[PDB]
RNA sequence: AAAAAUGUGAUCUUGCUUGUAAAUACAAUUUUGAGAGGUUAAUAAAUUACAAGUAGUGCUAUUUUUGUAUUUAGGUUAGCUAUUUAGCUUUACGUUCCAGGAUGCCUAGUGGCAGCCCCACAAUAUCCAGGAAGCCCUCUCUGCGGUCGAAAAACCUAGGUAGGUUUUUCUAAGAAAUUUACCUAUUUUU
Numbered sequence: 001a002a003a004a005a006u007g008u009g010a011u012c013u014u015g016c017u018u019g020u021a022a023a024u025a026c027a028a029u030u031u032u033g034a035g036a037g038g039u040u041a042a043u044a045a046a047u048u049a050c051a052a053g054u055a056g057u058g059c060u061a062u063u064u065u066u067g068u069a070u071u072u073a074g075g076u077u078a079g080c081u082a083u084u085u086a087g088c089u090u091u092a093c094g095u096u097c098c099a100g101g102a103u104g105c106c107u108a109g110u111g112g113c114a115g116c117c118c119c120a121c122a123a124u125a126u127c128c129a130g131g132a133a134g135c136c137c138u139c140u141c142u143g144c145g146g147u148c149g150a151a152a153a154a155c156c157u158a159g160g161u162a163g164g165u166u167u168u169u170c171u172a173a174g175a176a177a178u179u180u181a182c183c184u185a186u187u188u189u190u
Stems, first nucleotide, its partner, number of pairs: 001066001015054001018051004036138001073107004078089004096132003102126001110120001151168001153166003158184006
C1' cells in the first nucleotide's frame, strides 16, 4: 500500500523564512626516475532529515483482517557544424577520471505476415555543473651519458682543403650532425 474501525480542544499531511547531522567514493595506468613540501587561491551542490514563524489545517493520529506481494513501473543532460526536419562528439572549464542527485513530466502508447510478452519509436526542460588518479614547483635518491681539452690508431673520397667518427687513458654533468662544406680534372690527315 486492498479491508474495517477505536479517536484527537469536529479532523488530517499542500508548502514558506531558518541551521545544520552527511553521500560525490577511491585506487591502478599515468606525474620528473625513490620520498613528501603547497589535490595551492578555490571551496561545496541540496539531497535525505528534523523542528521554530503556521498562507495550511486543532498541532502528533491508532487498532486489527489481506496476498511471498496487487503495488503501478520504465525513460531525462553538454559541445561542434553551410548535411540545419540534418550530420559530427558525447557530464566540460587549465590535466585526465568520473555523478544523474529533483522541478516536472513522458507515456502505458506511435510502425512493423509484425504484435500482444521479442524488436525500431517516443518524453521539452533546467540544475549539482562539483570531488578525485592529477595543479607552478623547493632541491634531495645526485642523475651511464647527453663533452671536456690533452695524445695513439686510421673509416675518409676519382685527386685535394676544414672537418668528423670508433676504440684506449685524462675533464664539464641539462639537452644533441657522419660522410658534411668547398676547391680541381676531354679531342684530328693527302